Record summary
23S RIBOSOMAL RNA, nucleotides 1366 to 2058 from Haloarcula marismortui: 680 nucleotides with solved positions. Blaha et al. published it in J.Mol.Biol. in 2008: "Mutations outside the anisomycin-binding site can make ribosomes drug-resistant". Method: X-ray crystallography, resolution 2.4 A. The entry became public in 2008.
[PDB]
Context: one part of a larger RNA, bound to proteins that are not shown
RNA sequence: CAUAGUAGCAGCGAUAGUCGGGUGAGAACCCCGACGGCCUAAUGGAUAAGGGUUCCUCAGCACUGCUGAUCAGCUGAGGGUUAGCCGGUCCUAAGUCUCACCGCAACUCGACUGAGACGAAAUGGGAAACAGGUUAAUAUUCCUGUGCCAUCAUGCAGUGAAAGUUGACGCCCUGGGGUCGAUCACGCCGGGCA
RNA sequence: UCGCCCGGUCGAACCGUCCAACUCCGUGGAAGCCGUAAUGGCAGGAAGCGGACGAACGGCGGCAUAGGGAAACGUGAUUCAACCUGGGGCCCAUGAAAAGACGAGCAUGAUGUCCGUACCGAGAACCGACACAGGUGUCCAUGGCGGCGAAAGCCAAGGCCUGUCGGGAGCAACCAACGUUAGGGAAUUCGGCAAGUUAGUCCCGUACCUUCGGAAGAAGGGAUGCCUGCUCCGGAACGGAGCAGGUCGCAGUGACUCGGAAGCUCGGACUGUCUAGUAACAACAUAGGUGACCGCAAAUCCGCAAGGACUCGUACGGUCACUGAAUCCUGCCCAGUGCAGGUAUCUGAACACCUCGUACAAGAGGACGAAGGACCUGUCAACGGCGGGGG
RNA sequence: UCUUAAGGUAGCGUAGUACCUUGCCGCAUCAGUAGCGGCUUGCAUGAAUGGAUUAACCAGAGCUUCACUGUCCCAACGUUGGGCCCGGUGAACUG
Numbered sequence: 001c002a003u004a005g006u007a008g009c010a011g012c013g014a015u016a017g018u019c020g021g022g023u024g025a026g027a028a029c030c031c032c033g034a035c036g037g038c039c040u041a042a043u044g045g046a047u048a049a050g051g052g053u054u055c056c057u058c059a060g061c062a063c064u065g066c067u068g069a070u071c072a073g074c075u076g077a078g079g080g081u082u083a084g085c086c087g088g089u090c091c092u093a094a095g096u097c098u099c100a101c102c103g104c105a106a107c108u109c110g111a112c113u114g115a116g117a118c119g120a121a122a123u124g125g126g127a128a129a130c131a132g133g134u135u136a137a138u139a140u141u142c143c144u145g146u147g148c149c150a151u152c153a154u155g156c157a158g159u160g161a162a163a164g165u166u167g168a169c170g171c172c173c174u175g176g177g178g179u180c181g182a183u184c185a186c187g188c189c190g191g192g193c194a
Numbered sequence: 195u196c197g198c199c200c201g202g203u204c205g206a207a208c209c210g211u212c213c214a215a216c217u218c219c220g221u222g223g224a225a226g227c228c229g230u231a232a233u234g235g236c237a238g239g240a241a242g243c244g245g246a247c248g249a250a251c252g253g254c255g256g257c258a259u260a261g262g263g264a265a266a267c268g269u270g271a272u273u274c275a276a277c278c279u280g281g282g283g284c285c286c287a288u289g290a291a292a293a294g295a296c297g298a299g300c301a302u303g304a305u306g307u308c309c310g311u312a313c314c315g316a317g318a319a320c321c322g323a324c325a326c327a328g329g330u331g332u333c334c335a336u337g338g339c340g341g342c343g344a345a346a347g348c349c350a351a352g353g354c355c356u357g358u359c360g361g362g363a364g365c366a367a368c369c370a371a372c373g374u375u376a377g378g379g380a381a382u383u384c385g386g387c388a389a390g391u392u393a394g395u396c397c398c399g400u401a402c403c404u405u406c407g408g409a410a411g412a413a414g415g416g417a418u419g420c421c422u423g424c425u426c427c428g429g430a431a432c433g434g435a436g437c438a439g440g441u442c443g444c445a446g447u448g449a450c451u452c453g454g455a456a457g458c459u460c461g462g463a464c465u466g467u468c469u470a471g472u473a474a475c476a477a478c479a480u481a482g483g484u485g486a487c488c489g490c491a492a493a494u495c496c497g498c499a500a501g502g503a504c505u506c507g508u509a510c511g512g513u514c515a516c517u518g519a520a521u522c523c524u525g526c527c528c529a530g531u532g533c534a535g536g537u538a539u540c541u542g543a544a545c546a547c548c549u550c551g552u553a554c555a556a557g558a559g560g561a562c563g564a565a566g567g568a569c570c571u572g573u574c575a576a577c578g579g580c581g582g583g584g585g
Numbered sequence: 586u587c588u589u590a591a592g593g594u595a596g597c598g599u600a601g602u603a604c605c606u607u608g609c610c611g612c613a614u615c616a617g618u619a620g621c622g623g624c625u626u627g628c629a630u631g632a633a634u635g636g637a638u639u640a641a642c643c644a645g646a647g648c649u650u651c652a653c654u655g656u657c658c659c660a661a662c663g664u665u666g667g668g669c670c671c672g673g674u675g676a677a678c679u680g
Base pairs, nucleotide, nucleotide: 001680002679008674009673017035018034019033020032021031022030036355037354038353039352044334045333046332047331050314051313054312055079056078057077058076059075060074064072065071084148085147086310087309088308090125091124095118096117097116098115099114100113102110103109129146130145131144132143133142149306150305151304152303153302154301155300156299164296165295166294170284171283172282173281174280175279176278177277181273182272183271184270185269186268187203188202189201190200191199192198204261208256209255210254211253212252217246218245219244220243221242226236227235228234262267285289320329321328337349338348339347359672360671361670362669368667369666370665371664372663373662374661375660377658378657381656386653394418395417396416397415398414403408405519419441420440421439422438423437424436425435426434427433442446454651455650456649457648458647459646460645461643462642466478467477482517483516484515485514486513487512488511494503495502496501521637522636523635525580526579527578530577531576532573533572534571535570536569539568540567541566547560548559549558550557581587582586596630597627608624609623610622611621612620
Other pairs, nucleotide, nucleotide, family: 003678tHS004677tHH005006cHS005675tHS006676tWH007675tHS010666cSS011370tSS012317tWW012357tHS015665tWS016036tSS023027tWH024026tHS024070cWS027070tWS028359tWS029067tWW039043cSS040350tWH041335tWS042044tHS042351tWW049315tHS049316tWW053080tWS053081tWW056136cSS061063cHS061072tWH063074cWS065325cWS067359tWS072073tSS073318tHS079137tWS080081cWH083311tWH084128tSS085128cHS087121cSS089126tHS091292cSS092120tWH092291cSS094119tHS101112cWW103499cSS104106tHS104107tHS110499tWS110500tSS111501tSS120124tHS122331tSS124290cWS125292tWS125293tWS127149cSS129140tWS130206cSS134139tWH146207tWS160161cWS162298tHH163297tHS167293tHS168292tHH169291tWH177249tWS177250tSS178276tHS179275tWH180274tHS180336cWW189265cSS193197cWS202266tSS205260tHS206258tHH207257tHS213214cHS213248tWS215248tHS215279tSS216247cWW222241tHS223239tSS223240tHS224236tWS224239tHS230232tHS232281tWS235240cSS249278cSS263265tHS263266tHS274336cHS285287cSS287289cSS313319tWS314319cHS315316cWS316330tWH317357cSS318356cWH322326tWS340346tHS341343tHS341345tHS346450cSS367668tHS375655tWH376659cWW379654tHS379656tHS380386tHS380387cWH380388cWW380654tWH382656cWS383385tHS386388cHS390653cSS392453tHS393452cSS399413tHS400412tHS401410tHH402409tHS404407tWS405407cHS405639cHS408640tSS428430tHS428431tHS443445tHS447451cWW461476cSS463640tWS463641tWS464480tHS468475tWH469473tHS481518tHS483575tWS483633tWS488492cSS489508tSS490508tWS490509tHH492505tHH493504tWW497499tHS497500tHS517633cSS519639tHS520638tWS523632tWS524633cWH527590cSS528576tWH537538cHS537568tWS542564tHS542565tHS546561cWW551556tHS552555tHS574577cHS579591tWS581592cHS588592cWW589591cHS593594cHS593631tWS594632tWH595631tHS595636tWS596636tSS599606cWW600602tHS602630cWS603605tHS614616tHS617619cHS632635cSS655659cWS
């Protein structure tokens, strides 16, 4: 360089769009409405690890995006994570390390025994927080209201105080208590249909 | 046209209060009663009566002329996840620990620092070189109909049209998935591979064989909708089981969901395990059977050592092997090989000892003789063997 | 007897072990190197290298029947996604 404007951009039980309109230099795929569909342990909600700014805003289209793009997890610039009571932190588990001791030619090596420490963020144990409101982006953290725990200080009470209880527990079957939810009955409020 | 259909009808932590079950006390005095879903309980004192202790993330009151809602701003019920509290059963299996809390009052005030907190959490934010159809833990398991159901199918809430290239041709051949095919019906093929058949539920009924458990949903036969009015069980369900009558279709588990069946033989008894990525099997495991080693300062095994596993163990143990459920059984062989015991005699190293040699030494020889070997014995559910010929 | 200790017992047997081999007889089929049963002198079965046998179990190997059917006779028509044409994107293998 040919291959070649060729293969792929169809195949999956998720076949998904269409008509108007908005913005724009530019619109099949960016946004609004309607109509039509898809997902029901998930294609919904909350999270662990892991990622690490990917979050929000504004401005953009050289790059990335299986086509295009005014869109974007892309490019540039700014902004954003607020805790006594949610986690960590503390405890100890399998087990790990450190020091001492001993071994070894020797050690950054090595088993035991001591002592010390480490070892659990969803999902072990565990002092204490609920409701509402608020931002473009946080929220049991901020704001409002209310509540609660621990420590310490003061005052009153108390001399008890450590025995015991708890933390603290396997597998299978089952009764009772009982809330949410769901449903039924009837009433009230609002909506729909004719 | 009927009169129905949908949504809402709210309100916390916390403070206070209530208490069922369990346990116990008094009373009482059961010789047969008391009680349960079930087991069970009692003169060692049953029921009944009274009382102590005693639960919810629950009821109730406050919180609350808080909050929230456009409004109303409900009341009862059933079934009841969460949460609470009991009873029973099982073990050649016994189901953490520690910190902490309670025990141990009340007021007022002060302090409560440090780290995490955005977002994704996946058919584009994670791992897989990718915006990869792969891989990746937890909670929501109680939204409606349906039905046995956390099943299908349909539909809410919520999410999405980004499992991200489109436009055109009745759109040919050919290919991927797939539907229906008359008559025949496995003729296809290594082989029914592939596909198909059957199907839910109730009633009837059910063979050989068998370890009596099973085989079994054997097989085979019948029923199955809707509508009207009812009966029975139950406290009741928007729970279940039936009856009578009426009635439509080709078809009533009408879709969906949903076994095809029977027999003979081989193997492995069974559930289980395996070649991550061409083998799931008859291979491995297994209970069961058997043999071996060892009394614990053991047998077996790890470490160069210091030390260590087995072992918080002790023969009903645990180590090392073989066989592989059950049933009926498991013959003969110890010559070889292996292991083990014994052994007069033979053989059997080094040190020390004796002789020679060397002013010493090298070296040669002797005596003694351990384990081991020879030799003897035991042993095959130890390796293994079980023939040719002849009467 | 002999090698070299013994000389294959219960059983099972043409076996997932049998060369000869499609062994022989029977069953079944129009026809059956298959399958099952019997015989069995076993090229080269056999007792925990376990023998025989066996209910239950099995995505295990082989065979028979009913049912079923596009597996076949013998192919047809249809459905969806491609394929073909158009816009955009745009490789590789190989030389």
The entry has 29 different proteins, among them 50S ribosomal protein L15P, 50S ribosomal protein L19e and 50S ribosomal protein L30P. The depositors describe the entry as "The Refined Crystal Structure of the Haloarcula Marismortui Large Ribosomal Subunit at 2.4 Angstrom Resolution with rrnA Sequence for the 23S rRNA and Genome-derived Sequences for r-Proteins". It holds a match to the Rfam family "Archaeal large subunit ribosomal RNA". Its Rfam clan is "LSU clan".